Released in 2007, the model rests on X-ray crystallography data to a resolution of 3.5 angstroms. This is an experimental structure of RNA (TRNALEU) with a sequence from Thermus thermophilus, with 75 nucleotides shown. Ions in the entry include zinc, mercury(II) and sulfate. It holds a match to the Rfam family "tRNA". From the family's description: Transfer RNA (tRNA) molecules are approximately 80 nucleotides in length. Their secondary structure includes four short double-helical elements and three loops (D, anti-codon, and T loops). Further hydrogen bonds mediate the characteristic L-shaped molecular structure. tRNAs have two regions of fundamental functional importance: the anti-codon, which is responsible for specific mRNA codon recognition, and the 3' end, to which the tRNAs corresponding amino acid is attached (by aminoacyl-tRNA synthetases). tRNAs cope with the degeneracy of the genetic code in two manners: having more than one tRNA (with a specific anti-codon) for a particular amino acid; and 'wobble' base-pairing, i.e. permitting non-standard base-pairing at the 3rd anti-codon position. On this family, see Hou, Trends Biochem Sci 1993: "The tertiary structure of tRNA and the development of the genetic code". By type it is a transfer RNA. Gene Ontology term of the family: triplet codon-amino acid adaptor activity. The PDB entry is titled "LEUCYL-TRNA SYNTHETASE FROM THERMUS THERMOPHILUS COMPLEXED WITH A tRNA(leu) transcript with 5-FLUORO-1,3-DIHYDRO-1-HYDROXY-2,1- BENZOXABOROLE (AN2690) forming an adduct to the ribose of adenosine- 76 in the enzyme editing site". The work is reported in "An Antifungal Agent Inhibits an Aminoacyl-tRNA Synthetase by Trapping tRNA in the Editing Site" (Rock et al., Science, 2007).

[PDB]
RNA sequence: GCCGGGGUGGCGGAA
RNA sequence: GGUAGACGCGCAUGAC
RNA sequence: AUCAUGUGCGCAAGCGUGCGGGUUCAAGUCCCGCCCCCGGCACC
Repeated sequence: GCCGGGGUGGCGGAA
Repeated sequence: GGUAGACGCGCAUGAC
Repeated sequence: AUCAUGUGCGCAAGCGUGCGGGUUCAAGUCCCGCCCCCGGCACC
């Protein structure tokens, strides 16, 4: 580079 | 789209 | 140890969901433009 999936409190996370 | 941070962890003070 | 109680941040004014604009009375949630981390595939 392409595809895939994430950026949320001091931490895993919720919505 | 419509109260960000449910629930738990850790932290902080109040309990026997 | 355990139960109860408080706990985003800021002494405050006020600020906060990757970073910038913006649309909206209301944006973690929608739009345009970038950023970055993880997994795999990378002469097919």

It was solved together with AMINOACYL-TRNA SYNTHETASE.